[PDB]
Context: bound to proteins that are not shown
RNA sequence: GAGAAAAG
DNA sequence: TGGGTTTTCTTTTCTCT
DNA sequence: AGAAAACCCA
Numbered sequence: 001g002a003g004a005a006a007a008g
Numbered sequence: 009t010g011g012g013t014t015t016t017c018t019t020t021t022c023t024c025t
Numbered sequence: 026a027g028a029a030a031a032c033c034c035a
Stems, first nucleotide, its partner, number of pairs: 001024001003022006009035007
């Protein structure tokens, strides 16, 4: 920094 | 008027460049 | 990606 995921 | 950027808010975790 | 308009700075 992107790859994702989770809660309201 | 013309071109660039965001797109409801908050909180949390992981490995790969 | 892409279907997308409004706002901000020129």